This is an experimental structure of RNA (23S Ribosomal RNA, nucleotides 1366 to 2058) from Haloarcula marismortui, with 690 nucleotides shown. Among the 31 different proteins in the entry, which are not shown, are 50S ribosomal protein L15e, 50S ribosomal protein LX and 50S ribosomal protein L21e. Taxonomically the source falls in Haloarcula marismortui (Archaea, Halobacteria, Haloarculaceae, Haloarcula). The structure was determined by X-ray diffraction at 2.4 A resolution and released in 2014. The work is reported in "Revisiting the Haloarcula marismortui 50S ribosomal subunit model" (Gabdulkhakov et al., Acta Crystallogr.,Sect.D, 2013). An Rfam search finds the family "Archaeal large subunit ribosomal RNA" in it. Gene Ontology terms of the family: structural constituent of ribosome and ribosome.
Context: one part of a larger RNA, bound to proteins that are not shown
């Protein structure tokens, strides 16, 4: 430079636009209707980290945007985050450092003991805040209104004040209480469709905090149960059962205050069911036992003061966070109660809410070929290593079910019959917009009609079984694993970490711990201690070095004996230690 | 006197028992018989002198359980006979974006 005006700006269960107008120098993709889509544990709502201004406004388009752009997370200017009640802050958790000691050649190093400190912002503990306004952008923080804690001060009161309770606590099953929240029934208010029916949506409100009811649970007194008493279930009694009567005693609940306070355009509701929340029982289960510490309560009232410091925007992700990127991957917590559906937090449809940014677009019956499908007569695995792919079956409910087996199971075995709508009904049940049936009518090829939603059988191999694993070519017969064994080892132990100082096992003790094989059950587990390991014994052999004895040397160097640790030779033991289990001969 | 008995010997201590067995172990090897199929080096059973099974180096066997390794039947049906129409994104043409790989 060629590559080349190429190759990507298509592929993913989110296939998303069109008309028409605004605004502009320009408009497919900026904005407004309309209309047609998309997302429903997310593509909605409200957060941790983390980002750090990307948040709101204005003013732009040279850069970023997968095309354009008048749009923007882009550029340039400016603004924007208000707490006694919301987090921190405090407390401790497994930990963590820091001072002392102590070790180390030495330390910025180290283990222990003592003392202090630190260590939780969704998701441990915890003193106290609701409701309405408001802004371009914060708000439980500003503003109105109301309520609450906590410290001091002042005054009454008390003078009791620490004992005890709380904080707090684990897995499984379950009953009671009980709001939202969905439905039912009937009013009222506002909408919606109607050339036919009267249906069909939405409201119908109102808090924190005062106060006040109180079921279970536990106890009293009466009572006198000798078979009653209670439950979903256990269960419970002369050691005193029911019943009566009574102390103690919940809810983020009712109920009245708050409130001719608020909010709405208006009505501004009365009753049931089924009940997230939250309350508060009863039961099972452990070779497992399910935090701690501050704090608070035990401990009145009332009137004033103080309540300081630090966060607070906005994203929270198919464009704000990591992934070099506006990257199809990756990243916690709450909203498990929005309508049908139905076993459902399931599909499939639809709300509320959000999108049209999983962000180039025009055009051609739009050829081959390729993705990813969908339908194929007849024949039916001929295909192929191999039915890979891909079909088959499918939901509930009656009937009925072999071979085997560890009796649990193999089972949904296997095979069969039903399955809709509609019109009256019957049972269970307090009832359900809850289940289980009858009759008797009637469509369609088909009634789990779509959608969800097993294809079955039978034989051998390995591994007992859930579980583990090569993050990114292996998920298996390999690991593990109960079960079996075998080994050391009385705790100043045996194992094992450290230069040390010290240290895990260990808040431990043989029904323990540590250190290997095997590797559920069932039947079993033969022979071999020659070698090899271990481990015990041992007269004798051999075994080093100090100190001894002899020669050597004025000392020394060396040369030799005596003695004799472990260990060795040697003997034993001992294979669920390493392993081994063959040749060649009579019968 | 099916499996197999005992005495030996050498080597270097035994000298393979209960069992399984042509095995995920069997060279020979598609081993032999039989099942099964028109036709089965596969698969099962049985036999089995095991080139070179075997007892926690575990043997042998087993009910349940597996995205485990081989086989067989019913279904089933574009794997196949033998291919074919259709359906959406692409491709092909137009606007705009605008690259590597290699030389």
């Nucleotide at each position: 430079c060629a590559u080349a005006g190429u190759a990507g700006c298509a592929g993913c269960g989110a296939u998303a636009g069109u008309c028409g107008g605004g605004u502009g120098a320009g408009a497919a993709c900026c904005c407004c209707g309309a209309c047609g889509g998309c997302c429903u544990a997310a593509u909605g709502g409200a957060u941790a980290a983390g980002g750090g201004u990307u948040c709101c406004u204005c003013a732009g388009c040279a850069c970023u945007g997968c095309u354009g752009a008048u749009c923007a997370g882009c550029u340039g200017a400016g603004g924007g985050u208000u707490a006694g009640c919301c987090g921190g802050u405090c407390c401790u958790a497994a930990g963590u450092c820091u001072c002392a000691c102590c070790g180390c050649a030495a330390c910025u190093c180290g283990a222990c003991u003592g003392a202090g400190a630190c260590g939780a912002a969704a998701u441990g503990g915890g003193a106290a805040a609701c409701a309405g306004g408001u802004u371009a952008a914060u708000a439980u923080u500003c503003c109105u209104g109301u309520g609450c804690c906590a410290u001091c001060a002042u005054g009454c009161a008390g003078u009791g004040a620490a004992a005890g309770u709380u904080g707090a606590c684990g897995c499984c099953c379950u009953g009671g209480g009980g709001u939202c929240g969905a439905u039912c029934a009937c009013g009222c208010c506002g909408g919606g469709c109607a050339u036919u029916c009267g249906c069909c949506c939405g409201g119908u409100c109102g808090a924190a905090c005062c106060g006040u009811c109180c079921a279970a649970c536990u106890c009293c007194g009466u009572g006198g149960a000798a078979g009653c008493c209670g439950u979903a279930a256990u269960g419970g009694c002369a050691g005193g059962a029911a019943g009566c009567g009574g102390a103690c005693g919940a809810a983020c609940g009712g109920c009245g205050g708050c409130a001719u306070a608020g909010g709405g355009a208006a009505a501004c509701g009365u009753g049931a069911u089924u009940c997230a929340a939250c309350c508060u029982g009863g039961g099972g289960c452990c070779c497992a036992u399910g935090a701690a510490a501050a704090g608070a309560c035990g401990a009145g009232c009332a009137u004033g003061a103080u309540g300081u410091c630090c966060g607070u925007a906005c994203c929270g992700a198919g464009a704000a966070c990591c992934g070099a990127c506006a990257c199809a991957g990756g990243u916690g917590u709450c909203c498990a109660u929005g309508g049908c559906g139905g076993c459902g937090a399931a599909a499939g449809c639809c709300a509320a809410g959000g999108c049209c940014u999983g962000u180039c677009g025009g055009g051609a019956g739009c050829a081959a070929c390729c993705a990813a499908c969908g339908u194929u007569a007849g024949g039916g695995a001929a295909u192929u290593c191999g039915g890979c792919a891909a079909g088959u079956u499918a939901g509930u409910c009656c009937c009925g079910u072999a071979c085997c087996u560890u009796c649990g199971g193999a089972a949904g075995a296997a095979g069969g019959g039903a399955u809709g709508c509609c019109u009256g009904c019957u049972c269970c049940g307090g009832a359900a917009c809850g289940g289980a049936g009858c009759a008797g009518g009637u469509c369609g090829c088909a009634g789990u009609g779509a959608c969800u939603c097993g294809g079955a059988a039978g034989c051998u191999c390995g591994g007992a079984c859930u579980g583990u694993c090569u993050a990114g070519u292996a998920a298996c017969a390999a690991c593990a694993u109960a079960g079996g064994u075998g080994a050391c080892c009385g705790c100043a132990a045996a194992u094992c970490c450290g230069c040390a100082a010290g240290g895990a096992c260990u808040c431990g003790u043989a029904c323990g711990g540590u250190c290997a094989c095997u590797g559920a059950a069932u039947c079993c587990u033969g022979c071999c201690c020659a070698g090899u390991g271990c481990a015990g014994g041992u007269a004798u052999c051999u075994g080093a070095a100090c100190a001894c004895c002899u020669c050597g040397u004025a000392c020394a160097a060396g040369a030799g004996g005596a003695c004799g640790a472990a260990g060795g030779a040697c003997c034993u033991g001992u294979c669920a230690a390493c392993g081994g289990c063959g040749g060649g001969g009579g019968u | 006197u099916a499996u197999g008995a005992c005495c030996c010997u050498c080597u270097u201590a035994a000298g393979g028992u209960a069992g399984c067995g042509u095995a995920g172990u069997a060279c020979c090897u598609u081993g032999c018989c039989g099942c099964a199929u028109c036709a089965g080096u596969a698969g099962c059973g049985g036999c089995u002198u095991g080139c070179a099974u075997g007892a926690a180096u575990g043997g042998a066997u087993u009910a349940a359980c597996c995205a485990g390794a081989g086989c067989u039947u019913c279904a089933c049906u574009g794997u196949c006979c033998c291919a074919a129409c259709g359906u959406u994104g692409g491709g092909c043409c137009c606007g705009g974006u605008g690259a590597a790989c290699u030389g």